[PDB]
Context: one part of a larger RNA, bound to proteins that are not shown
RNA sequence: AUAAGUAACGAUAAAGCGGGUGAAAAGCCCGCUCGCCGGAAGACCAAGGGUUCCUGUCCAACGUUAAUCGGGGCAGGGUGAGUCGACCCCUAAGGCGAGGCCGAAAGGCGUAGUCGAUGGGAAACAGGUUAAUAUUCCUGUACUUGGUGUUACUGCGAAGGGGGGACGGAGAAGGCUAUGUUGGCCGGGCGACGGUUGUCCCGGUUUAAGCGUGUAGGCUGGUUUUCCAGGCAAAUCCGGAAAAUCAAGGCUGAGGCGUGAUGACGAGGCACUACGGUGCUGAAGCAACAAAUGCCCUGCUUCCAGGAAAAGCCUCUAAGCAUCAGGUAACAUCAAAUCGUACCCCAAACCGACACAGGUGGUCAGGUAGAGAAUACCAAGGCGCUUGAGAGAACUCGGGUGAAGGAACUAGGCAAAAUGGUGCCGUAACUUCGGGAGAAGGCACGCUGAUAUGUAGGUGAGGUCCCUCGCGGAUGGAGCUGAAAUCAGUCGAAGAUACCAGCUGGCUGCAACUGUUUAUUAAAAACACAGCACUGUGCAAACACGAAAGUGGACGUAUACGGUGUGACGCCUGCCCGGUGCCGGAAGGUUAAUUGAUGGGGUUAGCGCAAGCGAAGCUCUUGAUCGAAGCCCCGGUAAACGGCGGCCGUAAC
RNA sequence: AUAACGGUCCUAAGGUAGCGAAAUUCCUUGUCGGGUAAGUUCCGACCUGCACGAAUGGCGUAAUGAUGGCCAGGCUGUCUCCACCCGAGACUCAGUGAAAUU
Numbered sequence: 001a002u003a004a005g006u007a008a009c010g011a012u013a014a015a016g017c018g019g020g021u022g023a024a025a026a027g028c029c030c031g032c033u034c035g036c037c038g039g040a041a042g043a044c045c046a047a048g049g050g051u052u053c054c055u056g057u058c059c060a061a062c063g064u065u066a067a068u069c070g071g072g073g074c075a076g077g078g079u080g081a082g083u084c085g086a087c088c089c090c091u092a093a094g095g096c097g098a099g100g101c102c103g104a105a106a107g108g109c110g111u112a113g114u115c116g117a118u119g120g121g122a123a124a125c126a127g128g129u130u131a132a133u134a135u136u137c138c139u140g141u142a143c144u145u146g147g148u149g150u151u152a153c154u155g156c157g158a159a160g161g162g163g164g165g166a167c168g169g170a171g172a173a174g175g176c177u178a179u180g181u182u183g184g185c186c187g188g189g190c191g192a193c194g195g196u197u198g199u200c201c202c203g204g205u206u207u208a209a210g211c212g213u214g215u216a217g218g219c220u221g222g223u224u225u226u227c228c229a230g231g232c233a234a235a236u237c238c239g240g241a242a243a244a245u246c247a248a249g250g251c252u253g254a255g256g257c258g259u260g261a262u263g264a265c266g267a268g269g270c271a272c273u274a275c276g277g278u279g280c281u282g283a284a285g286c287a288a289c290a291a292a293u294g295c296c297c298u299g300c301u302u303c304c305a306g307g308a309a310a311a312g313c314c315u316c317u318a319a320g321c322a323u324c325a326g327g328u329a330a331c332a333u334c335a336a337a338u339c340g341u342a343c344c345c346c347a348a349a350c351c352g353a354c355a356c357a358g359g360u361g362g363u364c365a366g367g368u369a370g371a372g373a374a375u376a377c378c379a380a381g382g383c384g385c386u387u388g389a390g391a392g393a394a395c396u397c398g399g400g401u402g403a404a405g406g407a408a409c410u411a412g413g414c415a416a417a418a419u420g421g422u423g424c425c426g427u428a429a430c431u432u433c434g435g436g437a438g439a440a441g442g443c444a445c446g447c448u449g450a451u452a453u454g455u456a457g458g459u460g461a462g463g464u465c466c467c468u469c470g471c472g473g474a475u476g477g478a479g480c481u482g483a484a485a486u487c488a489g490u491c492g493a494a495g496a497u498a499c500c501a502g503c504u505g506g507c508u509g510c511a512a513c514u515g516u517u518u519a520u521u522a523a524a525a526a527c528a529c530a531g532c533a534c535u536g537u538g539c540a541a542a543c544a545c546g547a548a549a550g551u552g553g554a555c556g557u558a559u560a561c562g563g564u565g566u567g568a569c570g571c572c573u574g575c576c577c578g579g580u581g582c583c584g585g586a587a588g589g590u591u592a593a594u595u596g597a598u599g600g601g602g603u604u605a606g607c608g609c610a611a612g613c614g615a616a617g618c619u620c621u622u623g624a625u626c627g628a629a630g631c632c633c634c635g636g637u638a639a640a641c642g643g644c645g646g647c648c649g650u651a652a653c
Numbered sequence: 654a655u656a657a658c659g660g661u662c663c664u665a666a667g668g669u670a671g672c673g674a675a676a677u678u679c680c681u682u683g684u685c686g687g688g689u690a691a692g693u694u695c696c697g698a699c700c701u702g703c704a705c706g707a708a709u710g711g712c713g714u715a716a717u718g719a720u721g722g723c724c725a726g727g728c729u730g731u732c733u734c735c736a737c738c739c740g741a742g743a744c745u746c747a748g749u750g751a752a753a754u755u
C1' cells in the first nucleotide's frame, strides 16, 4: 500500500437556553434550569507517585472530536512545627554478628552484642488568614521534658532486684457523649393562582485544648511493729512468717458542672468596590426528649483454645559519694536541633502499555422511611462519565406488556415467570431428640376518630422534708416523649402497595457434617475432617533440613512425637501366610575384604666334554587356612501388597 | 425343572454378614410391578453378580449440600407462534480514524 475514509471514539447518570472570551464555541468562563451519586461518585489518612498544586501565557504534538480548555508546552510562584509525623529511646518475628564451632576454597551456623515496626515510650487547642501552607503563620488560651540560677527541705547513687508497662475469645447492659428531633429564643417573611397576623413560613440557635471539681461506675481492707533457708551481693522494695489496732482507707474513672470565654464564631445590617471583593458592625445562642457500632470498658460476667517482648515510668539497694555531689519543690531563665509537610489518593496523578467499566489497607457516618452500614428519596459535598447532530429499516444488545394454551420447548424448565415482610393460629414421615421447620397451609395489615383532645411504658422539673451537705437521698409528679390493642368509621381494583424481599412438596445415587481445590474451561462423588487401626519411637527419641557445626521434633517425654491406611455415627468387619512385602531364628550349606599354606615358572652361583639339571637371594604365579551380615533354610504376619474356584451325578411329574 | 445331598479335580484358601442390572451388568431398553395416553431415564422387586463384599472397609443412616437422576403444584414468550412498545447500536451528516489478510 490494502481492507477503508470501513469499524470505533470506553459504562444508556442527560441535557436545554441566555450572555462572555475568541479567528472559530455542543464541550472553556458566567448565569438560570434539568438530571446523577450521596456507607459515595462526598471528605480525610497510609502506601505508591513526584510538582501532577496556584497564577500568567501559549496550542504544534499529547487529549480517541473542536478546543479559547487541560493532569499538555513555557515561565514564575507555592510546602514555615518543642507538643503532627520521622529521626530518637524500646523491643517482636527475623537479620547481622568480635572471639567461637563447622566446612576442599567460596562459605554455613552461632555467643556477647547489634539492628529490625506492623507494637510500647514526653507535650496544642479553637479561631482567623494565602491565588496556592497551616494543630506549622497570626490572635487567644495552654501543656511537656531537660540545662542554668535562687531559695526551703532532703540520702543520693545501676547494665542489677522488685513493681509496672502487660496483653485472649465470647457475651451481658447500665451510665454517657457524638449526633438528631421538637419547643423556646432571636432575625427576617405576609407570598406570581383560592387561603395564609397564625396552633403560619424560613434560617440561625456554634464555642476547643487546658485548668478546677472527683460523679455513674470498676478494683481492693487499711495502718504499726517484729522476725526470715527466696529475689546471683545488697535492700528500708517484692515474697514469707507473727503480733497489735481501726473500721474506713486508698487506687482507677466516662460524662456533667464551672472556668477557658471581658473572647471567638454567628443570620443580617451599614459603607465602599475594578463587581472578583473589602471593610466596619452584629441578634438569639436556651431547654426537653431521643441516642450510637464512639467513651466509661485494659471494665464486668463467663469460657477454653489459656491469650508478645523490652524500655520509658515507680520503688529497692550495690560499687561508690558523704558539709560535695545528688533528690524533692516554688519562682525565674534558657533550650527543644534535623528531615517530612505542595498536590493526587478506593483514583485521569498508585498497580493495570491507555485520561483503561478491573485492583488498592485505614478513618468519618447528617434528614425521612427502614431491623439495618440493606434499599429508595434528599442534605453537605461532588458530578452528567472529552465525538456530537439527525433518523426511527432488517438484525443484534438491554428492557416493558401480551389473547387462548401452559413445559406441548429442550439433552435439561437453560432462560424467564413466580415466591418474598411482621405478628398470631397451625404444621407430616423420619430422627442422632438438636432437628426436620420459615415444613406445609391460614388470618390480619392503609387512613380517621373513641377508649385516651397521647394509652401501657420511658424520662423527669418545681415544691416539701432529711442529710455524714453533695455532682446527695427521700417525697413529689408538672413538662417532655410514646409503641401496641379493641371498637366504630372511611377511600381505592389493590394498604408487607414503591425500592426491598424464601418458591413449595414427594422418591432416589454419592459424601456424615462446617471447611478445601485445578488464580485463567472441572467445586465435585475429589482433598481435609473429628473418630478408628496398624506401625515406629526411652529422649543426644524415631523422623526431617544440613558433607558438618547447628536446628526443627520440643524447652515436648509413650494419655507423647513421627509414618501409613480408613473416614461422623449405628449394626459390624468372616476365610486364606502359597506368592510379594515385613518381623524373628540359629544349627547347616554358600559367601567379602583380609591372611598367604602349598605347587608351578623366571633369573644364576655351581656340576656335567653335553643334552639338560640347579642352592641361596630377588621375582611372576598358584590360593590351603581364617572370615560377618546377606541368601538358602525354619517360624510368624493380612485394619501388610493382595487372593477368596471348576466339573459330574442325585429328590414322590 | 431345580438339587438340601454325594463324587471328583485344583487351590494358599475358594466370598461369611450384608448388598446386587448397582457411580460396578457386556448380552440390555434383562424380566416383573408402579407411575404416563405413551417412560432406553426414575422408583420398587427378582438374581442369570460378563466383572459387589467387609478399614483397598460392607450395609444402613437423621442432618447438611450453588452435588447426580426422577416426579408433582405454582409459574410463566421455554414452546404452539409470534405481536406491539421503550431504550443502546446498526442507517444518514460532520470531526478523528484502526484491524486480520493480500
Base pairs, nucleotide, nucleotide: 001755008749009748015033016032017031018030019029020028034384035383036382037381042364043363044362045361048344049343052342053077054076055075056074057073058072062070063069082143083142084340085339086338088121089120090119094115095114096113100109101108102107124141125140126139127138128137144336145335146334147333148332149331150330151329152328153327154326155321156320160316161315162314163313168303169302170301171300174296175295176294179290180289181288182287183286184205185204186203187202188201189200190198206264207263210259211258212257213256217252218251219250220249221246222245223244224243225242226241227240228239230238231237255471265285268281269280270279271278272277304307350359351358366378367377368376369375387747388746389745390744395742396741397740398739399738400737401736402735404733405732408731413728421445422444423443424442425441430435432568446490447489448488449487450486451485457481458480459479463475464474465473466472467470491495503726504725505724506723507722508721509720510718511717515527516526531566532565533564534563535562536561537560543552544551545550569713570712571711572710574644575643576642579641580640581637582636583635584634585633588632589631590630599621600620601619602618603617606613607612645662646661647660648659649658671705672702683699684698685697686696687695
Shown are 755 nucleotides from a PDB entry: RNA (23S rRNA, nucleotides 1262 to 2017) from Escherichia coli K-12. Crystallisation conditions: PEG8k, MPD. Entry title: High-resolution structure of the Escherichia coli ribosome. The structure was determined by X-ray diffraction at 2.1 angstrom resolution and released in 2015. Primary citation: Noeske et al., Nat.Struct.Mol.Biol. (2015), "High-resolution structure of the Escherichia coli ribosome". It holds a match to the Rfam family "Bacterial large subunit ribosomal RNA". A reference for the family is Yusupov et al. (2001), "Crystal structure of the ribosome at 5.5 A resolution", Science.